[PDB]
Solved structure of RNA with a sequence from Alicyclobacillus acidoterrestris ATCC 49025, 59 nucleotides shown. The organism belongs to Alicyclobacillus acidoterrestris, within Bacteria.
Context: bound to proteins that are not shown
RNA sequence: GUCUAGAGGACAG
RNA sequence: ACGGGUGUGCCAAUGGCCACU
RNA sequence: CAGGUGGCA
RNA sequence: GCCCG
RNA sequence: UGGCACGAGAA
Numbered sequence: 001g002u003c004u005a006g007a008g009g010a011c012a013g
Numbered sequence: 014a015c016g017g018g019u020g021u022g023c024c025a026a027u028g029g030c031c032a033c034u
Numbered sequence: 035c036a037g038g039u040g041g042c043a
Numbered sequence: 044g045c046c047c048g
Numbered sequence: 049u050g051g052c053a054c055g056a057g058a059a
Stems, first nucleotide, its partner, number of pairs: 001011003004007001015048005020054005031040001033038001
Other pairs, nucleotide, nucleotide, family: 028043cWW030041cWW032039cWW034037cWW
């Protein structure tokens, strides 16, 4: 950054 | 290095050696 | 070779 | 063998 | 500077 369930958030690094 | 423990198992967690089929 | 079964620490 | 101080 | 769980019983 992208996505919805807005969260110890999932996926990339 | 000294002292204490060892219910059951898991977590890379499926013991070691010898002898027979 | 797998795997049992028996004995020792 | 492994754990604990 | 090691953590985690645990009703068991029978087939």
Source information
Crystals were grown from: 0.1 M Tris-HCl, pH 8.0, 0.2 M LiCl and 16% PEG 8000. The work is reported in "C2c1-sgRNA Complex Structure Reveals RNA-Guided DNA Cleavage Mechanism" (Liu et al., Mol. Cell, 2017). It was solved together with CRISPR-associated endonuclease C2c1.